Description:
The PDB entry is titled "80S ribosome with angiogenin and tRNAAla". Shown are 71 nucleotides from a PDB entry: RNA (tRNAAla) with a sequence from Saccharomyces cerevisiae. It holds a match to the Rfam family "tRNA". The sample was in a buffer at pH 7. The structure was determined by electron microscopy at 3.1 angstroms resolution and released in 2024. Loveland et al. published it in Nature in 2024: "Structural mechanism of angiogenin activation by the ribosome". Sample source: in vitro transcribed yeast tRNAAla with non-templated CCA added. The entry is indexed under Angiogenin, RNase, RIBOSOME. The entry has 77 different proteins, among them 60S ribosomal protein L21, 60S ribosomal protein L7 and Large ribosomal subunit protein eL38.
RNA sequence: GGGCGUGUGGCGUAGUCGGUAGCGCGCUCCCU
RNA sequence: UGGGAGAGGUCUCCGGUUCGAUUCCGGACUCGUCCACCA
Repeated sequence: GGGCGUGUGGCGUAGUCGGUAGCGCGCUCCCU
Repeated sequence: UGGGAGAGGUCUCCGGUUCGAUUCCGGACUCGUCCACCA
C1' cells in the first nucleotide's frame, strides 16, 4: 500500500424488483 | 416463568445513475484479511 471482504436499531444479527426499514436482546411497560 | 406492547436507524460517506438507491454504479472511507517490503 492493494487485492479482498467488512460497516443496519443501544448491541449482536436480519433483510435487498431497488419500493415495509426489521429479528433477538437491552431499555421500558402491562399482565403475571 | 412467559405473552403483548411502547420506544429504538448516518441501512459506511460523497456524488451520479433509476419512475423511486439500504439495494445499482463511480470515487472514497473504516475495520479486518493477506502478501510484499525491511531486519